Shown are 901 nucleotides from a PDB entry: RNA (16S rRNA, nucleotides 48 to 964) from Psychrobacter urativorans. The sample was in a buffer at pH 7.5. Among the 51 different proteins in the entry, which are not shown, are Large ribosomal subunit protein uL16, Small ribosomal subunit protein uS4 and Small ribosomal subunit protein uS7. The depositors describe the entry as "Cryo-EM structure of P. urativorans 70S ribosome in complex with hibernation factor Balon, mRNA and P-site tRNA (structure 2)". Helena-Bueno et al. published it in Nature in 2024: "A new family of bacterial ribosome hibernation factors". Rfam match: Bacterial small subunit ribosomal RNA. Its Rfam clan is "SSU clan". For this family Rfam cites "Crystal structure of the ribosome at 5.5 A resolution" (Yusupov et al., Science, 2001).

Context: one part of a larger RNA, bound to proteins that are not shown
C1' cells in the first nucleotide's frame, strides 16, 4: 500500500401517436420438493410439518488415599480328601470391589423455539449483592458426645417396595471450648468454626 | 517429625450469577381511555441483595394520540439473501443471550435449580398387576410410527480437544473427533487426445441432385487423469510411566513440588492422505429449448381437434407456436418445473413520484396539540462539527498475506462495524 | 453506533438587550345585492262581485282533454291574497366559501384608501375538534297567487308509465328546529417571496 | 384630459413549465412553511363494525372475486 468499481430494459391499452398505469418477462438466491438423468473426489448441509406419540439400546458418572466392609472376580499363605500331581477351606492378608453410608459431580455440556410485544434481545451504563471448583494472604484445625445405614431377627407385599426390634464406623450429626478476620453492638461489650486422610 | 491433599473463619482478585436504569426495537384505532397494591410515604415483615416483593396505616396518585389499554403475529442478536445505494425480506447450520423440558402447581439439596435424563402433589395418554396396588415421559444420540412435498445410521473411538471423578493408576464422556447415506449445496477432475475426404455409409432436407450431419464416424498414432488392481507411505502424539541429575522444601541426602535430560507406552478413522507402478480408451452425457421478449429452423402428422402457453399469443389443410424427426442453441452430472425472497419497480419515491383534464385539493373557515418561523448586539454550548478515551465479541463481508496438487475451505494481521 | 470529557460557535435550540420591514392598534375619508330585523311600492298573474257584449276561447306540428250560451275568453270598475323584484344590470360589486339585488329605517360584520402615531415577530400553517354551508329533504306551526315531483286526462307512438298539451297536490313562501350533501368547480389547498410586456374594467390616492 | 401609484376584477402574450391540452404577477414559472389526497380497472365509496341522524341518510371504511387492461391529449 489496500479495503475506496457501482446503476440496461422489453412485450402488452391505438388505425396509429405521445403519455398514465396495471399485469408480464429477461436475474440472484434456497435447509428446496418434484420430473428426466446420473462417473468420482474435497468441503459443507440435511424433519422448514406433529413443542405429535414413541418400542429397543446407549447419552453421568467418579473415588477405598472418607467408612464398616467382602457380594462376585484373581492371587497369597497355611488345612493338603492328596483322588501324587489330582486337588481344595479357612483366611479381607492383597489387587480389587456388588451393594451400604460418605464427598464431589449430576445447574456442565446436549436438544428444541412451545411461550414470550418485553422479569426478553442490542447498545451503554449503575449499585445494593451472592459466588463450589482456581490464584495471593490471614487467623486456625482442640477436646467429647449420641447415633446410624449396610450388616443381624422377625415380619407384609404380587410387584413396587416396605414395618419393626437390635446395632457398628467416618471427612455423616450434635454440644462443649477456643476466633487474625467476619457478623451483632447501646459500641462498654457480646455471640459464631472445623476433619481428617495419606506419603517417608 | 515433617510434606501433602482436605477442612474451618475469613480478605482481596479472577469467574460466574442475581438485580437496577436510560434508549432502540411488528401490525391493528373498524381498539381510548387504562390503573386500587393501583401511584407515593412510614413502621414492619421478607431477600444474598435494591425494590409494593409482602403487610398495617397516610396521602390521591401514577400510565395514556410521544399510541396507554386490548388485540394479531413473534424467541432477540451476530449476521443471511437481495439490492449501484439506500432500502427490503429473512433470522436454519456456526457464535452470544433468553425461553421451556408430557401438562398444571410447590418446593428440597445444594455455591448454583425451583433442577431435560431429581423429589413432592394433582391431571392426560400409556404400560404391568394376583385388582389390593404400581411404572413411565426421545424438544440427548441412532431408531419407530405418524403427519407431509421432503429431509439420513438403532456406527466406531475416547486416538485429538475439552468436560465430570480419582494422589495416581484411570474409569465415564451420543460433547466432541470421525465413520455411513443422500448430486442438497459450493468447488474440482472426468468421461479420450491427435491424425484423418472421391468429404464413405445411414438420417434428414432438397429444384434429384446438391446440401447437411461432419473431421464428424471408420481407419491409423499416442495418453492413462479419475475409477480398477499391487505396493509404500507422512501427519494428526500432546513422549505418558521408568531412570538419572539440578533447585525448592525439610532433622534429613526421604517423601512431595518446580525444572533439565534419556527412554519410546499411546491412532477410532485406517486398506489414511500423499508417493510408485500395472493394464487398457478401455468404466462414464444427459435436460431444457429453438414465433417475438431470448441464443437456436426446417420437414412430416394433424387440422380452432389434439393439444401448447410466462406474456403477447398458436391450433381454421402448406403451423419456424401443437405431436415426432432431423439439425441447431444453452447448460452439462446436471438440467428444467415448481415454491419462496429481493430485483427489474423511480409502481409507497429518504435517496427517488405525483394531484387542472389522466387515481389524486378536504365545500369553506376558525382554531388546539405539532411544525415551521424576521432584523441586531451579547451569553449558553443541548442539537451540529472535530478530537480523545472506553466500547461496538469471535466468525461472516472487504482487503493484503499464508496453508491445502487448484479450487471450494482453513487461516494471521488489517479495515469495517455507518 | 454508543457513552463520557475536551474544543468551535456558522447554523437550530434555550435565554438578555435592542429594531422594524412580517403582524397588528388609534384617528380621517369612500364603495359595496356583506349579514339580521321590521316597513312599504309598483308593475304582471290568480281568484271574487259586477257594467259591456256574443260565440268561441284555449291549445298545438296538427289536434284532442280542458274551460265557454247556466254567458266563457276580450273590454272596463272595485275588492282579496300570495310571490318575485322588469329598466337599472355590467368577464359589475360585495361576502371564508354556501351565497347576496325594488326602496326605506333600526341593529351589525369585513373591506379600501392618506398621512401621523403607537406595539414590536404578537407570525404562517394546521391532524383532530369546532362553526358556516346551494337545492332537495325531514319536524312542528303559520301561508298559499303563480310554478309545480307524484297523480289524472288529452294526443304522440308498435308501445310511451316519457318527451308535448290540460290539470294539479307536496314542494317552493314564513318561523323556529335538524340534515351535511353537489360538476359545493378555477374539477387548480393556505401562506410568503421572485420573474418580459400590452389592452380594458371596479374602488381609493396623488401629480400635471 | 391625461402620467402615475395601489387593492381586486377580466383579455392577450414572452421566459419557464407542460405529455399535451394549455398556464403563463388572479402560474399550472422559480422556491420555501404546513396540512390534504393517489398508488391498474371493476367489485365499492360497497360490505361488516363505530359515529351522527326523527327519518331519509351522511361519515369513516375493507375483503373475496374478477379482467388486461381501464385511461388523458393529441393525430
Nucleotide at each position: 500500500a489496500a479495503a475506496c468499481u457501482g446503476a440496461a430494459g422489453a412485450g402488452u391499452u391505438u388505425g396509429a401517436u405521445c403519455a398514465u398505469g396495471g399485469c408480464u418477462c429477461a436475474g440472484a438466491u434456497u435447509g428446496a420438493a418434484c420430473g428426466c438423468u446420473g462417473g468420482c473426489g474435497g468441503c459443507a448441509g440435511g424433519c422448514u410439518u406433529a413443542a405429535c406419540a414413541c418400542a429397543u439400546g446407549c447419552a453421568a458418572g467418579u473415588c477405598g488415599a472418607g467408612c464398616g466392609g467382602u457380594a462376585a472376580c484373581a492371587g497369597g499363605a497355611g488345612a493338603a480328601g492328596c483322588u501324587u500331581g489330582c486337588u481344595u477351606c479357612u483366611u479381607g492378608c492383597u489387587g480389587a470391589c456388588g451393594a451400604g453410608c460418605g464427598g464431589c459431580g449430576g445447574a456442565c455440556g446436549g436438544g428444541u423455539g412451545a411461550g414470550u410485544a418485553a422479569u426478553a434481545c442490542u447498545u451503554a451504563g449503575g449499585a445494593a449483592u451472592c459466588u463450589a471448583c482456581c490464584u495471593a494472604g490471614u487467623a486456625g484445625u482442640g477436646g467429647g458426645g449420641g447415633a446410624u445405614a449396610g450388616c443381624u431377627c422377625g415380619g407384609g407385599g404380587a410387584a413396587a417396595c416396605u414395618c419393626g426390634a437390635a446395632u457398628u464406623a467416618a471427612u455423616a450429626c450434635c454440644g462443649c471450648a477456643u476466633a487474625c478476620g467476619a457478623c451483632c453492638u447501646a459500641c462498654g461489650g457480646g455471640a459464631g468454626a472445623a476433619a481428617g486422610g495419606g506419603g517417608g | 517429625c515433617u510434606c501433602u491433599c482436605g477442612c474451618u473463619a475469613u480478605u482481596a482478585g479472577a469467574u460466574g450469577a442475581g438485580c437496577c436504569u436510560a434508549a432502540g426495537u411488528c401490525g391493528g384505532a373498524u381498539u381510548a381511555g387504562c390503573u386500587a397494591g393501583a401511584u407515593g410515604g412510614u413502621g414492619g415483615g421478607g431477600u444474598a441483595a435494591a425494590g409494593g416483593c409482602c403487610u398495617a396505616c397516610c396521602a390521591u396518585g401514577g400510565c395514556g394520540a410521544c399510541g396507554a389499554u386490548c388485540u394479531g403475529u413473534a424467541g432477540c442478536u451476530g449476521g443471511u439473501c437481495u439490492g449501484a445505494g439506500a432500502g427490503g425480506a429473512u433470522g436454519a447450520u456456526c457464535a452470544g443471550c433468553c425461553a421451556c423440558a408430557c401438562c398444571g402447581g410447590g418446593a428440597c439439596u445444594g455455591a448454583g435449580a425451583c433442577a431435560c435424563g431429581g423429589c413432592c402433589c394433582g391431571g392426560a395418554c400409556u404400560c404391568c398387576u394376583a385388582c389390593g396396588g404400581g411404572a413411565g415421559g426421545c424438544a440427548g444420540c441412532a431408531g419407530u410410527g405418524g403427519g407431509g412435498a421432503a429431509u439420513a445410521u438403532u456406527g466406531g473411538a475416547c486416538a485429538a480437544u475439552g468436560g465430570g471423578g480419582g494422589c495416581a493408576a484411570c474409569c465415564c464422556u451420543g460433547a466432541u473427533c470421525c465413520a455411513g447415506c443422500c448430486a442438497u449445496g459450493c468447488c474440482g477432475c472426468g468421461u479420450g487426445u491427435g491424425u484423418g475426404a472421391a468429404g464413405a455409409a445411414g438420417g434428414c432436407c432438397u429444384u434429384u441432385u446438391g446440401g447437411u450431419u461432419g473431421u464428424a464416424a471408420a481407419g491409423c498414432a499416442c495418453u492413462u487423469u479419475a475409477a480398477g488392481c499391487a505396493g509404500u507411505g507422512a501427519a494428526g502424539a500432546a513422549g505418558a510411566c521408568u531412570c538419572c541429575g539440578u533447585g525448592g522444601u525439610u532433622a534429613a541426602u526421604a517423601c512431595c513440588c518446580a525444572c533439565g535430560g534419556a527412554c519410546g507406552a499411546u491412532g477410532a478413522c485406517a486398506u489414511u492422505a500423499g508417493c510408485u507402478g500395472c493394464a487398457g480408451a478401455a468404466u462414464a452425457a444427459g435436460c431444457a429449448c429453438c414465433g417475438g421478449c431470448u441464443a437456436a429452423c426446417u420437414c412430416u402428422g394433424u387440422g380452432c381437434c389434439a393439444g401448447c402457453a410466462g406474456c403477447c399469443g398458436c391450433g381454421g389443410u402448406a403451423a419456424u407456436a401443437c405431436a415426432g424427426a432431423g439439425g441447431g442453441u444453452g447448460c452439462a452430472a446436471g438440467c428444467g418445473u415448481u415454491a419462496a425472497u429481493c430485483g427489474g419497480a423511480a409502481u409507497u419515491a429518504c435517496u427517488g413520484g405525483g394531484c387542472g383534464u389522466a387515481a389524486a385539493g378536504g365545500g369553506a373557515g376558525c382554531g388546539u396539540a405539532g411544525g415551521u418561523g424576521g432584523c441586531u448586539c451579547g451569553a449558553u454550548a443541548a442539537g451540529u462539527c472535530a478530537g480523545a478515551u472506553g466500547u461496538g465479541a469471535a466468525a461472516u463481508c472487504c482487503c493484503c498475506g499464508g496453508g491445502c496438487u487448484u479450487a471450494a475451505c482453513c487461516u494471521g494481521g488489517g479495515a469495517a462495524c455507518u | 453506533g454508543c457513552a463520557u470529557c475536551u474544543g468551535a460557535u456558522a447554523c437550530u435550540g434555550u435565554u438578555g438587550a435592542g429594531c422594524u420591514a412580517g403582524a397588528g392598534u388609534a384617528u380621517g375619508u369612500g364603495a359595496g345585492a356583506g349579514g339580521a330585523a321590521g316597513g312599504u311600492a309598483g308593475a304582471a298573474u290568480u281568484c271574487c262581485a259586477g257594467g259591456u257584449g256574443u260565440a268561441g276561447c284555449g291549445g298545438u306540428g296538427a289536434a284532442a282533454u280542458g274551460c265557454g250560451u247556466a254567458g266563457a275568453g276580450a273590454u272596463c270598475u272595485g275588492g282579496a291574497g300570495g310571490a318575485a323584484u322588469a329598466c337599472c344590470g355590467a368577464u359589475g360589486g360585495c361576502g371564508a366559501a354556501g351565497g347576496c339585488a325594488g326602496c326605506c329605517u333600526u341593529c351589525u360584520g369585513g373591506c379600501a384608501u392618506a398621512a401621523u402615531a403607537c406595539u414590536g415577530a404578537c407570525a404562517c400553517u394546521g391532524a383532530g375538534g369546532c362553526u358556516c354551508g346551494a337545492a332537495a329533504g325531514c319536524g312542528u306551526g303559520g301561508g298559499u297567487a303563480g310554478c309545480a315531483a307524484a297523480c289524472a286526462g288529452g294526443a304522440u307512438u308498435a308501445g310511451a308509465u316519457a318527451c308535448c298539451c290540460u290539470g294539479g297536490u307536496a314542494g317552493u313562501c314564513c318561523a323556529c328546529g335538524c340534515c351535511g350533501u353537489a360538476a359545493a368547480c378555477g374539477a387548480u389547498g393556505u401562506c410568503u417571496a421572485c420573474u418580459a410586456g400590452u389592452c380594458g374594467u371596479u374602488g381609493g390616492g396623488u401629480c400635471c | 384630459g391625461g402620467a402615475c401609484u395601489u387593492a381586486g376584477u377580466g383579455a392577450c402574450g414572452c421566459a419557464g413549465c407542460u405529455a399535451a391540452c394549455g398556464c403563463a404577477a388572479u402560474a399550472a414559472g422559480u422556491a420555501g412553511a404546513c396540512c390534504g389526497c393517489c398508488u391498474g380497472g371493476g367489485g365499492a365509496g360497497u360490505a361488516c363494525g363505530g359515529c351522527c341522524g326523527c327519518a331519509a341518510g351522511g361519515u369513516u371504511a375493507a375483503a373475496a372475486c374478477u379482467c388486461a387492461a381501464a385511461u388523458g391529449a393529441a393525430u